[PDB]
Context: bound to proteins that are not shown
RNA sequence: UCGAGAGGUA
DNA sequence: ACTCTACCGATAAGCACAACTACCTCTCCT
DNA sequence: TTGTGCTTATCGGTAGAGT
Numbered sequence: 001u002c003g004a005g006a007g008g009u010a
Numbered sequence: 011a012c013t014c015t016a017c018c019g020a021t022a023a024g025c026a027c028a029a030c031t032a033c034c035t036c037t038c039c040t
Numbered sequence: 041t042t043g044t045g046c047t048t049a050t051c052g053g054t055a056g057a058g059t
Base pairs, nucleotide, nucleotide: 003038004037005036006035007034008033009032010031011059012058013057014056015055016054017053018052019051020050021049022048023047024046025045026044027043028042029041
Other pairs, nucleotide, nucleotide, family: 001040cWW002039cWW
């Protein structure tokens, strides 16, 4: 940047 | 009277998706 | 983790068909 896992918003 | 098949109703046994919307960061790799 | 289908498998099951 294209993805995954987390943590949070209403 | 006395016997073979054959489509058909009720219990097991595996698949097969789907478990909300709009948002925002952070680490990991990919 | 299930809810809901969904599709076979499977147990008789007796109805006809025949002898």
This is an experimental structure of RNA, together with DNA, with 59 nucleotides shown. Ions in the entry include zinc and magnesium. It was solved by electron microscopy to 3.1 A. Entry title: Post-translocated Pol IV transcription elongation complex. The 2024 paper behind the entry is "Transcription elongation of the plant RNA polymerase IV is prone to backtracking". The entry has 13 different proteins, among them DNA-directed RNA polymerases IV and V subunit 4, DNA-directed RNA polymerase IV subunit 1 and DNA-directed RNA polymerases IV and V subunit 2.